[PDB]
C1' cells in the first nucleotide's frame, strides 16, 4: 500500500 | 489534505503499484 | 508482482 473516514475524474 | 458533485459496493477489485 | 493492515 492493502483501500468507501477510500479510489478514479469533472 | 479538505469540499462540491458522479463513479465503482468490497471483489486482489477502476484497489496498490 | 507481492500485499487482505
Nucleotide at each position: 500500500a492493502c483501500a468507501a473516514u477510500g479510489g478514479c475524474g469533472c | 489534505a479538505g469540499u462540491g458533485c458522479g463513479u465503482c459496493g468490497u471483489a486482489g477489485u477502476c484497489c496498490g503499484g | 508482482a507481492a500485499g487482505u493492515c
This is an experimental structure of RNA (16S ribosomal RNA) from Escherichia coli, with 32 nucleotides shown. The sample was in a buffer at pH 6.9. NCBI's taxonomy places the organism under Bacteria, Pseudomonadota, Enterobacterales, Enterobacteriaceae, Escherichia. It was solved by cryo-electron microscopy to 7.5 angstroms. Chen et al. published it in Nat.Struct.Mol.Biol. in 2014: "EttA regulates translation by binding the ribosomal E site and restricting ribosome-tRNA dynamics". The depositors describe the entry as "EttA binds to ribosome exit site and regulates translation by restricting ribosome and tRNA dynamics". An Rfam search finds the family "Bacterial small subunit ribosomal RNA" in it. The family is grouped with related families in Rfam's "SSU clan". The literature on the family includes a 2001 paper in Science by Yusupov et al., "Crystal structure of the ribosome at 5.5 A resolution".